[PDB]
Context: bound to proteins that are not shown
């Protein structure tokens, strides 16, 4: 640095999202 995992503060898309795609914080664990 980077990838998982679990919280918390906005867009586009949709008849309709907290829930789909995505962009900016906060604690865990992994190569250590």
């Nucleotide at each position: 640095g980077g990838c998982c995992c679990g919280g918390g503060g906005c867009g586009g898309u949709u008849c309709g999202a907290u829930u789909c795609c995505g962009c900016c914080c906060u604690g865990g664990g992994c190569c250590a």

Primary citation: Tomita et al., Nature (2006), "Complete crystallographic analysis of the dynamics of CCA sequence addition". The RNA (tRNA (32-MER)) has 32 modelled nucleotides. Protein in the same entry: CCA-adding enzyme. Entry title: Complex structure of CCA adding enzyme with mini-helix lacking CCA. Keywords: protein-rna complex, TRANSFERASE-RNA COMPLEX. Crystals were grown from: 50mM HEPES, 20% PEG 3550, 0.2M Tri-lithium citrate, 80mM NH4SO4, pH 7.5, VAPOR DIFFUSION, temperature 293K.